Keywords: CRYO-EM, LEISHMANIA MAJOR, 80S RIBOSOME snoRNA MUTANT, RIBOSOME. An RNA structure (SSU_rRNA_chain_S1) from Leishmania major strain Friedlin, in which 1726 nucleotides are resolved. It was solved by cryo-electron microscopy to 2.46 A. The work is reported in "Structural and mechanistic insights into the function of Leishmania ribosome lacking a single pseudouridine modification" (Rajan et al., Cell Rep, 2024). The reconstruction used 345,376 particles. It holds a match to the Rfam family "Eukaryotic small subunit ribosomal RNA". Rfam 15.1 lists 75,755 matches to the family in 2,556 species. Clan: SSU clan. Gene Ontology terms of the family: ribosome and structural constituent of ribosome.

[PDB]
Context: bound to proteins that are not shown
RNA sequence: GAUCUGGUUGAUUCUGCCAGUAGUCAUAUGCUUGUUUCAAGGACUUAGCCAUGCAUGCCUCAGAAUCACUGCA
RNA sequence: UGCAGGAAUCUGCGCAUGGCUCAUUACAUCAGACGUAAUCUGCCGCAAAAAUCUUGCGG
RNA sequence: CCGCAAAAUUGGAUAACUUGGCGAAACGCCAAGCUAAUACAUGAACCAACCGGGUG
RNA sequence: UCUCCAC
RNA sequence: UGAGACGCCCAGCGAAUGAAUGACAGUAAAACCAAUGCCU
RNA sequence: GCAGUAACACCCAGCAGUGUUGACUCAAUUCAUUCC
RNA sequence: GCGAAAGCCGGC
RNA sequence: UUCCGGCGUCUUUUGACGAACAACUGCCCUAUCAGCUGGUGAUGGCCGUGUAGUGGACUGCCAUGGCGUUGACGGGAGCGGGGGAUUAGGGUUCGAUUCCGGAGAGGGAGCCUGAGAAAUAGCUACCACUUCUACGGAGGGCAGCAGGCGCGCAAAUUGCCCAAUGUCAAAACAAAACGAUGAGGCAGCGAAAAGAAAUAGAGUUG
RNA sequence: UUUCAAUGGGGGAUAUUUAAACCCAUCC
RNA sequence: CGAGUAACAAUUGGAGGACAAGUCUGGUGCCAGCACCCGCGGUAAUUCCAGCUCCAAAAGCGUAUAUUAAUGCUGUUGCUGUUAAAGGGUUCGUAGUUGAACUGUGGGCUG
RNA sequence: GCCCUUGCAGCCCGUGAA
RNA sequence: AGAAACAAGAAACACGGGAGUGGUU
RNA sequence: GCAUGUCAUGCAUGC
RNA sequence: CGUCCGUGAUUUUUUACUGUGACUAAAGAAGCGUGACUAAAGCAGUCA
RNA sequence: UGACUUGAAUUAGAAAGCAUGGGAUAACAAAGGAGC
RNA sequence: UUUUUAAAGG
RNA sequence: UAUUGGAGAUUAUGGAGCUGUGCGACAAAUGCUUUC
RNA sequence: UAGGAAUGAAGGAGGGUAGUUCGGGGGAGAACGUACUGGGGCGUCAGAGGUGAAAUUCUUAGACCGCACCAAGACGAACUACAGCGAAGGCAUUCUUCAAGGAUACCUUCCUCAAUCAAGAACCAAAGUGUGGAGAUCGAAGAUGAUUAGAGACCAUUGUAGUCCACACUGCAAACGAUGACACCCAUGAAUUGGGGAU
RNA sequence: AUCUU
RNA sequence: GCACGUUUUCUGUUUU
RNA sequence: CACGCGAAAGCUUUGAGGUUACAGUCUCAGGGGGGAGUACGUUCGCAAGAGUGAAACUUAAAGAAAUUGACGGAAUGGCACCACAAGACGUGGAGCGUGCGGUUUAAUUUGAC
RNA sequence: CAACACGGGGAACUUUACCAGAUCCGGACAGGAUGAGGAUUGACAGAUUGAGUGUUCUUUCUCGAUUCCCUGAAUGGUGGUGCAUGGCCGCUUUUGGUCGGUGGAGUGAUUUGUUUGGUUGAUUCCGUCAACGGACGAGAUCCAAGCUGCCCAGUAGAUUUCAGAAUU
RNA sequence: UUUCGG
RNA sequence: GAAUUCUUCUCUGCGGGAUUCCUUUGUA
RNA sequence: UGCACAAGGUGAAAUUUUGGGCAACAGCAGGUCUGUGAUGCUCCUCAAUGUUCUGGGCGACACGCGCACUACAAUGUCAGUGAGAACAAGAA
RNA sequence: CGAACCUACUUGAUCAAAAGAGUGGGGAAACCCCGGAAUCACAUAGACCCACUUGGGACCGAGGAUUGCAAUUAUUGGUCGCGCAACGAGGAAUGUCUCGUAGGCGCAGCUCAUCAAACUGUGCCGAUUACGUCCCUGCCAUUUGUACACACCGCCCGUCGUUGUUUCCGAUGAUGGUGCAAUACAGGUGAUCGGACAGGC
RNA sequence: GAAAGUUCACCGAUAUUUCUUCAAUAGAGGAAGCAAAAGUCGUAACAAGGUAGCUGUAGGUGAACCUGCAGCUGGAUCAUUU
Repeated sequence: GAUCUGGUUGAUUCUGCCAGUAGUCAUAUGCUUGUUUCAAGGACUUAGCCAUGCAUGCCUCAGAAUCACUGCA
Repeated sequence: UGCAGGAAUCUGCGCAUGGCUCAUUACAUCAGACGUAAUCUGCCGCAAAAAUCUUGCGG
Repeated sequence: CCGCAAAAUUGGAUAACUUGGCGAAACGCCAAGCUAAUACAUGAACCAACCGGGUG
Repeated sequence: UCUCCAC
Repeated sequence: UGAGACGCCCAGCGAAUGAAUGACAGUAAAACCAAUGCCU
Repeated sequence: GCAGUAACACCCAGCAGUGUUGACUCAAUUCAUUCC
Repeated sequence: GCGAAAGCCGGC
Repeated sequence: UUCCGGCGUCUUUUGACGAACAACUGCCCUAUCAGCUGGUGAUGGCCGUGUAGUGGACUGCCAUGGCGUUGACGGGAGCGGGGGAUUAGGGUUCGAUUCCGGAGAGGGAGCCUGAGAAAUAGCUACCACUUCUACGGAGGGCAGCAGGCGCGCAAAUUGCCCAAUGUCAAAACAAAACGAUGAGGCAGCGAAAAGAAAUAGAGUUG
Repeated sequence: UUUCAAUGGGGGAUAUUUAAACCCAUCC
Repeated sequence: CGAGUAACAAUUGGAGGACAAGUCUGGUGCCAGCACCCGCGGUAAUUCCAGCUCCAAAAGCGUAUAUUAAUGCUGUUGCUGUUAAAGGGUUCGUAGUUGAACUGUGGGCUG
Repeated sequence: GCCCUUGCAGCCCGUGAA
Repeated sequence: AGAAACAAGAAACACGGGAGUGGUU
Repeated sequence: GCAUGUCAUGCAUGC
Repeated sequence: CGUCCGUGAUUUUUUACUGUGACUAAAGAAGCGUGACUAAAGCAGUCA
Repeated sequence: UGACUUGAAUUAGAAAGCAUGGGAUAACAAAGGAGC
Repeated sequence: UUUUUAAAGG
Repeated sequence: UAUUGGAGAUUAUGGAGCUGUGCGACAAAUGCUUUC
Repeated sequence: UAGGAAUGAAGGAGGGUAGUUCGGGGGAGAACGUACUGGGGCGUCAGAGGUGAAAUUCUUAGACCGCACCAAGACGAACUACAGCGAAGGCAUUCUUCAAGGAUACCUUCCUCAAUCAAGAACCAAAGUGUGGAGAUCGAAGAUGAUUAGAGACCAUUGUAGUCCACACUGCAAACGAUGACACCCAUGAAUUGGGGAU
Repeated sequence: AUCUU
Repeated sequence: GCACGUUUUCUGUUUU
Repeated sequence: CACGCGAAAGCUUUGAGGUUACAGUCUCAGGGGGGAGUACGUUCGCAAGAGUGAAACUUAAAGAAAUUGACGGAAUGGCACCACAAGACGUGGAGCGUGCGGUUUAAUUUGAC
Repeated sequence: CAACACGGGGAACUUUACCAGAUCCGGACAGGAUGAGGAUUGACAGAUUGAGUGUUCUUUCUCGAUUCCCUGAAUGGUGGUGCAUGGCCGCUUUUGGUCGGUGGAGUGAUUUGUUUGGUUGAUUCCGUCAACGGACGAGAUCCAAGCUGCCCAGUAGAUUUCAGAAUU
Repeated sequence: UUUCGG
Repeated sequence: GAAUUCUUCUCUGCGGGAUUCCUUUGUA
Repeated sequence: UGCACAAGGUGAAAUUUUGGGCAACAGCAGGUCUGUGAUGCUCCUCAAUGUUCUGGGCGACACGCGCACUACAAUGUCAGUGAGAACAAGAA
Repeated sequence: CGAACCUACUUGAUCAAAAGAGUGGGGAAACCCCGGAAUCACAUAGACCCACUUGGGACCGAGGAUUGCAAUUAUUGGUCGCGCAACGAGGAAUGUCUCGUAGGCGCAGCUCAUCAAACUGUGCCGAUUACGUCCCUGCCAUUUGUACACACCGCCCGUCGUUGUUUCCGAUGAUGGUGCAAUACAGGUGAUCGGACAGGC
Repeated sequence: GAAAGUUCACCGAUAUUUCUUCAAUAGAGGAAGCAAAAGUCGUAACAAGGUAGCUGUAGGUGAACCUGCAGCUGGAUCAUUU
């Protein structure tokens, strides 16, 4: 790296498909796994249904105190 | 005799942002590029302002 | 209405609160009495100018 | 409504 | 006739209707009236 | 008689004769009536 | 439609 | 005693930050989908109404137009971009998902307040589900964060904190005297994927 | 077939990190 | 303070061909089973079930389903049409695509 | 001594007509 | 100077409210 | 500093 | 003598291709510098 | 008790839209030569 | 077709 | 239109275009001293 | 007494004139030619037909065979070919007649009028369908003899629709050169059809 | 160049 | 007047 | 078999040439073998039918041109008493010897069809 | 065809591979036992039995490490498999066939040589020819028969001569 | 004259 | 009977002999 | 006109003189493990599938098929008499 | 230490075949052996006469001998009897053969103690027919066709049987999601009256 | 000032009924294709395949198929009044 290989015949040269091969922040499953850094994470099917708790409040020198509020006079 | 967690309430501002999802959707939405001389606009910046017969006392 | 003066000393009501409470409850409610404002309502002559229009 | 000019 | 007092009204920002302004930038010498300006 | 000449019958003898755009029935000014 | 909030603090 | 200085608020007017409207070019498959629309608004005209404003947006009257094999109309699968994968070149394919734009809050309509909403941790009604009750009545909306049930081949903890980044605001911090924030951050679970890397090394005799 | 040094995984730290913890880093 | 089975013990697929790696040794006997494809197995199995030994990648390695390259098997660059699949039975014809030549040597002086 | 390479400059830069 | 060829990016007209005071030579 | 203007913030205008 | 600027009169050449230039969010891609111990990264850091 | 008057360069991104210069290959429009 | 002078009619 | 001091009216003289007469000069891409 | 100022004429297209050219090209009308079948007229007499071999079938009520005729419907032998004409399907006696088509020749006319195609249109062997004619030959269906294990087939004798004409449909073929249309270049020698030039 | 006329 | 012979030419149609 | 092209058979002024040294113009059709030109819909037709035109499912080849062999109720030319023709002598019929099969059997041991 | 007077297959025992019964070892050699105070072999007579067969059993004697019994092994087999093989034979197939080298032709499998014409039992010869040169098979060679030369016989024959005998 | 003596 | 001599017949190791050789046909 | 053919001659013999033997290259899953001290793998192995001995069977039969022998008579059967081959074999 | 093998001769024999037995000979051109084979011939003055017969000789009975260890389930010669068992020339089919050949006839060897209707050789008698062809059956070479290549005993097509699966037509029978327009019609917005409760006095 | 309430127009949820379109679904009985296994019956094709084969069309028929008409060689002929 601007690359191919196996299968039609007693042998040969073609057309042509099937099979092989390398990637995927591309999903899922199987067997395994000592150390460390960086990260996605109930989209796909059912914009289906929801117990419980929490998710939006704000006062300074400078808008309104007679708390039957609290210390100190 | 002045404070304060000054509780609570009235008043002023905010809750139309952020977060989630992708169901709808083909002269719709969107991208680059443009218009509003067809319009509205709190908070923020720089500005403006000469209308107005009121009050107290007495008779 | 008039006269004399000018630092215009403006008005009424409602929460919180108190009393009586309704309802099994409900981010559900009723009546009465008090009282604040940068809530609501009202309201400022002379100081104090320039310029224009119509008419005796 | 008042003063003045023209008339 | 013209001028000046004097009175008397009414004339703020913003909104509505109506009337004006929101310019010019194709030719040049001179008479005649009434009203005005400036020279004697 | 037509030289000289912003405009305007005094208090002010220069206290706007001149907004913007590619373009405006826009900006702003004066007059009349009306918000109520 | 249009209060100088008929407003609130601080220094001297 | 005066003088001075910080705020706060009504009206008017212009920048800024936004909102709403309009459309120059581009934007999948299908003809076993060839005609579509049509004063019953369809294309245009006139005077109006309504709107913040233009407009058949809408009332009345008038004319007969507008679109289509350069694919209208109908049907089907899909939110649109920035971008991802693979590739000598030309290409093929993916984009629910972090930024920008749009739309929605079980379904469907309607509305008040407000500068701004046809708002949903606002209101009103109907439909489908659903909770409490002393039976008179009264409530509910996780496509926010954790969690649960179902569905499936298929996807985490009912954790800690406002220290950082921001937003709101009556607000620097501190002093009796600590604003909220499942936005956001931190850790737990986690062989989706991506870097670096252990499981030894050196020697003497037979 | 018989020796020689070296080091991590691991176990702890006056401590360090962190809002507080944890991980990394540093040292026996 | 701590390494000598430094037990602090590496796996997942394969060994006829494509495709790197066994005429090994037992068992089974077209059965069980393998095999993406071609093919092995009917008593002497290079292919099944096992042991041993080897091969590849390695803290990773297989399987399924999609998708890109492989594919000049969608072809604009760049495919085929006598006999392998494919020229319409022959003409006319409208959108569409394509469409002949011509207006046209500037010149003069130096190195 | 034509043609063509160069580097120069300047031309009403076909022909008329100043 | 005009006439040939060009040049609407050009030629004709006019604007003191045209040119930081009406440019320059 | 010489003219134009002067009731002049003409405190202006030309060489 | 050449200009500048506004307004009137008079008459005409595009499109396409090609060369420049303007106007065009980050993140992502390309790549200039940099011994985070290297690297995947990040935009920081270096020296008296 | 600071300096590097520290650094964070630059590029490509379809098509359509904007200004300008160049005229070979082409496109559009007009005409059909006595309506001159 | 262009250009230069004299005049009349409006 | 513009100039007669400016503003409002009436007025001749002229510019310029509209045309019908003579005159001077120069062209003509197709011979008028020509053709029929 | 306005009529001389216009690129050219494509080894691109269209049109014109001529040999009154060329050809199984198309349409119409008259008339020929033998042959197959049938019918009478003249003769004759024992079989004829058909097959590998036979049989269904015809025949003394005279078949087959022979001569000259009459009727009707098809067809146009030999000449006839790696020849001609037509877009393809297709087209073969002679004479008269109607409208076309190509090539050649030209110092005629015209001046880009062209090539090729979705949609849309016309023609198209045989078989088949409808309505009127025709009906000689041959012959799907069917019948009867033979072969054969069987034979519904191949063979023999027959026979209906059809085969032929007019008008109206159908639109399919190994509708084949299994080869789309237009244009350019290209080696050698033959042959052949039509037109023209020279000797 | 050949042949019929 | 016809056919033919030799050599060129345009169109068609075939074989070495 | 002109150059040349093509897998070959073959084509060759009349291309199937002038093409990986790949671009004159327009247009129709194909994308392994079946299912299948079938089903459904639709247009045309009196009918017969014609045009348009799938999918599920199944399958590892199906095809093209040449080569060598084998085969042919294909040709041409040869040959042979394990062929025929012209003939001879027999076998097949009878009895008997011997081999094989079948049936039986304790066993009738087996190879060869 | 190329099985059936064929396995040289005319089997009384044997052969013999089959059936019903009885024997013996001919299981070498190793390692363990057991043993001369005997491991073991072989008997007469009675019984068993098809058996005047110590097969085995009663009884009794014999000879003397040869063997016996324990495991591993080993040996023999006319046992299987001729579809695991060698060698031999039969048949294709009694006809005239078969193959390289070098050169020519084709991308190639492959062709030419080895052929159409006459001739021969015969790719046997002659001619022709992109082929030219070779090898095997056919032929030649070998055995027997038929004619003939040399050699040769007391293991083959003939002629002639004197005895003898027989018919007439 | 023939014939006989393996 | 016996006695001479002899290889025609018999025995056999190596040799000779046949080659389309000669003549005529049709040839091919 | 080359290779040859037909008829005759010569001759014991006249066309491969006659009759045999030998015979290429490729093949068959032809036969033989019942020829061998030729053989792989496998089976039995002391109450042997080894070996020997006794007895039986390979020879059974109203059947089918191959190959032979003997005949069906007078060109004979029977009883006499004559002349007259070749290849071979034969004991430790 | 000669005989176990093959043979001649005479004996058996004053009475049957065949077989007892006794002398000899022969390593095999020497003995057998002058090799007395059978077809054949005979003027043999022989028998039989056209019939299942003096053709044929299967089947069976009774003596006796021989080979061998053993003769019945299976030896082999010889004698008398049985002959009354078919068979009087052989259907469709079929084998071999061209000159000393076919056919006919015996004889050796082999197997072997005993047994040849077999095989391998040998001689004797000795013909008819053709000296041709490609009709049948095969073989060889060439041209040609081919869908065959454990190669025609090769390939290979269709209905009907049984079993498994995918589609399509069919009286009738059902379910869901959009969209359209008619009827009833919750709630709200705007307008219209209405003034319980209030208050400027 | 103003609550309940009355009547009309407009926006319009929801329900029912009717029509349109898309997607799935049962059915006696009738057909087609494939995959088998391999019974039954024949031999259409490949050689002149034993009647050359094949295309279109019409009729017939237990089954491959047969017959008529026109066409082709992909034929079993590139060739004979020069």